[PDB]
RNA sequence: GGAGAGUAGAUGAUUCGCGUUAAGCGUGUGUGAAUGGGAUGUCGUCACACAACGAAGCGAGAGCGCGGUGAAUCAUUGCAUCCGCUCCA
Numbered sequence: 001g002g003a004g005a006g007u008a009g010a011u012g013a014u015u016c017g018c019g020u021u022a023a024g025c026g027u028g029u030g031u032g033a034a035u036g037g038g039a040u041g042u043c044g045u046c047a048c049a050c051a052a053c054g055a056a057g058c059g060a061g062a063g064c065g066c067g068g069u070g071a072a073u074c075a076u077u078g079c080a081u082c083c084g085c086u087c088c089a
Stems, first nucleotide, its partner, number of pairs: 001088004009077009018067003027051007037083005057064002
């Protein structure tokens, strides 16, 4: 000098749940937090406060749905500046 691994997360599938007495999701402003092995970092991610908006319910029943619904697992995908690490030269 060349090539690569590796973060926060993203998408999909499956499974088990939650909500349907509407939480959650998503949106806005604000305050903070954690972010490849090390340092730094947001126009990325998350938590919280406040503010808007907001719905699909059924079945005799085992259950079936609906929600831009949560988590786990798997598959695919995945660091900007710098340093390091692995392989090659």

Source information: Method: X-ray diffraction, resolution 1.95 A. The entry became public in 2011. Tetrahydrofolate riboswitch: 89 nucleotides with solved positions. The work is reported in "The structure of a tetrahydrofolate-sensing riboswitch reveals two ligand binding sites in a single aptamer" (Trausch et al., Structure, 2011). Entry title: The structure of the tetrahydrofolate riboswitch containing a U25C mutation. It holds a match to the Rfam family "THF (Tetrahydrofolate) riboswitch aptamer". A reference for the family is Ames et al. (2010), "A eubacterial riboswitch class that senses the coenzyme tetrahydrofolate", Chem Biol. Rfam's curators write: Tetrahydrofolate (THF) riboswitch was first reported for Ames et al. as an RNA motif in 5' untranslated (5'-UTR)regions of folate transport and biosynthesis genes in Firmicutes genomes. The entry is indexed under tetrahydrofolate rna riboswitch, RNA. Sample source: Synthesized from T7 RNA polymerase using a recombinant PCR template.